[PDB]
Context: one part of a larger RNA, bound to proteins that are not shown
């Protein structure tokens, strides 16, 4: 030369992932002022609005470096109370918790961690076959600068010995549930009014159905539904009646003594200072800078400090359902709500028309009739349209349409000046 | 005396109050958890036998498939032997598709319907030019692959 290793790159390499929307509620950062103080500066508004970052169906929090001082409770959250209290505050205006007690819900745990050292027992990928949310084989890789098994302080591990108790999974139909289809009672009988009977009267029927709505006027009985049940269909990690892999197997997990141990998180705790924040007061929390621990010791025990004890937890790592929230989304159900100048800005082709360069602003506008039956036809007029005719219960309903008030106006009548 | 002006009534106007309605709003309660690089929300342009909008859709364009229902839709026109039926319908449901130009918007750019590059294929006497059809080409990050770089560095070499 060659072969590694470490670090760093490249590729339209193989596979994948993030952005943006929504944002009611949730976790953070950031952060005012109007306002109140009868002025105002601290304070208050407010640890709010606006701004920005990030989630989920809940989020967050959470199994004590807790509360306490009791004869002690015992993760978190929420309600009732504590309590407008302790406390803070130009001790002014104002602000303001927590422990206990009663409830709702309840659930517990996992790593760092030890020499597997007579098995790196572990895992991603590729490839091949299948029982395809995965399994099995093989190969390359990751990895000893440590992947698995065991252990988490409530403990626990190693060793030594009397000892018994418990074996896990996979597909079918009904069933937990969700979505959805279908079936399921009784008058349209008589008379009167009316354009229309659904009104009034009479005679009935059903009622686990007399909720509601349509139908030409107040309809349990005409129609849909309603009530009560039955029959299905398509889906959801299963509480159980069967099914079967049956040397699943000296597995794995508990439980008694004795002995030796029992590793437990650092620029972190703590301290000083600064700023902010708090009810937190010689500093409640958070952050910047500086100093910086220990190992019968560290935190806390609401007045700073030294000394002596005591009590209580075990931080500097991590997961977790429910009770709780929810002016957004989807689906429902209601109301002593409003009824078209109200109620959303919007009952209607409404965030529309329209304005502004733009950010933005932003209306008005419902009702003929049971049915268009929306006025054939004649006449006058250039036509609009009028007069008739006609439809209609009504045209004192004619699309300028229910009713049709006032202001204001015309005509007629009456009166006065 | 009229006209005029004023008042009142009737009728006719103006106007749209009142009353009576209500496929809307508001508030409360209950249940549920589901947007997007597998391209969302939002935008523009288009799409119907006769449509400007609303609503719906995307060149498969008021829709295609599939399923259920079972005979409509209709304002006209048309088609309706398809109507005892794999079958009408602006029907319901919805699991398969399509889904223009966009947009987080992703080859680059954008006050342009602007300009590239790569692969496959087709036509023009064409590997190179022009054209058409189809498929690609963003950034950050992770795991892996391949190719590398560094006297950063270790073994091995007449």
């Nucleotide at each position: 030369u060659u072969g590694a290793c470490c670090u760093c790159a490249a590729a339209u390499c193989a596979g994948g992932u993030a952005g943006g929307a929504g944002u009611a509620c949730c976790c953070g950062c950031u952060g005012a002022a109007c306002u109140u103080a009868a002025g105002c500066a601290u304070a208050u508004c407010a640890a709010u609005a606006a701004g920005c970052g990030g989630a989920g169906g809940a989020a967050a929090a959470g199994a004590a470096a807790c509360c306490a001082a009791c004869c002690g409770g015992g993760a978190u959250u929420g309600c009732c109370u504590u309590a407008g209290u302790a406390a803070c505050g130009g001790c002014g205006a104002g602000u303001g918790a927590a422990g206990c007690g009663g409830c709702a819900a309840a659930a517990g745990c996992u790593c760092a961690a030890a020499u597997u050292u007579g098995a790196a027992a572990u895992c991603u990928g590729g490839u091949a076959c299948c029982u395809u949310c995965g399994g099995u084989g093989c190969c390359c890789g990751a990895g000893u600068u440590g992947u698995a098994a065991u252990u988490u302080g409530g403990a626990g591990a190693g060793g030594g010995c009397a000892a018994c108790u418990u074996u896990g999974g996979g597909g079918c139909c009904g069933u937990u549930c969700c979505u959805u289809g279908u079936c399921u009672a009784u008058g349209u009988u008589c008379c009167u009014u009316g354009g229309a009977a659904c009104a009034g009267g009479a005679c009935g029927u059903c009622a686990u159905a007399g909720a509601g709505g349509g139908u030409g006027a107040g309809a349990a009985u005409c129609c849909c539904g309603u009530g009560u049940g039955g029959c299905g269909a398509g889906g959801a990690g299963u509480g159980c009646g069967g099914u079967u892999c049956u040397u699943u197997g000296u597995a794995a997990a508990g439980u008694g003594c004795c002995u030796u141990c029992g590793a437990a998180g650092a620029g972190u705790c703590g301290a000083g200072u600064u700023g902010u924040u708090u009810g937190g007061g010689a500093a409640u929390g958070c952050a910047g800078c500086u100093c910086u621990a220990a190992g019968u010791g560290g935190g806390u025990g609401g007045u700073a400090a030294a000394u002596u004890c005591c009590a209580u937890c075990u931080a500097a790592a991590g997961c977790u359902a429910a009770a709780u929230a929810u002016u957004g989304g989807c689906g429902a159900g209601a109301g002593a709500c409003c009824g078209a100048u109200a109620g959303c800005g919007a009952a209607c082709a409404a965030g529309u028309a329209c304005a502004g360069u733009g950010a933005u602003g932003g209306a008005a506008a419902g009702a003929u009739g049971a049915a268009a039956a929306g006025a054939a036809c004649u006449u006058u007029g250039a036509a609009a349209a009028g007069a008739g005719a006609g439809u209609g219960a009504a045209a004192a309903a004619g699309u300028a349409c229910g009713u049709g008030a006032a202001a204001u106006u015309g005509u007629u009548g009456a009166a006065a000046g | 005396a009229a006209a005029c002006u004023u008042u009142c009534a009737a009728c006719a106007a103006c106007g749209g109050a009142u009353c009576u309605c209500u496929u809307g709003g508001u508030u409360c309660u209950c249940g549920c958890a589901u947007c997007g690089a597998u391209g969302a929300a939002g935008a523009a342009c288009g799409c119907a036998g006769c449509g400007a909008a609303a609503u719906g859709c995307g060149a498969u364009a008021c829709g295609u498939a599939a399923u259920g229902u079972g005979a409509a839709u209709u304002g006209c026109a048309g088609a309706a032997u398809u109507c005892c039926g794999u079958g009408a319908a602006u029907c319901a449901u919805c699991g398969a598709a399509u889904c223009u130009u966009u947009g987080a918007a992703c080859g680059c750019a954008c006050a342009u319907u602007g300009c590239g590059c790569c692969c496959c294929u087709u036509g023009g006497u064409a590997u190179u030019c022009c054209a058409g059809g189809g498929g690609g080409c963003a950034u950050g990050c992770c795991u892996g692959u391949u190719u590398g770089a560094g006297c950063g560095u270790c073994a091995u070499u007449u």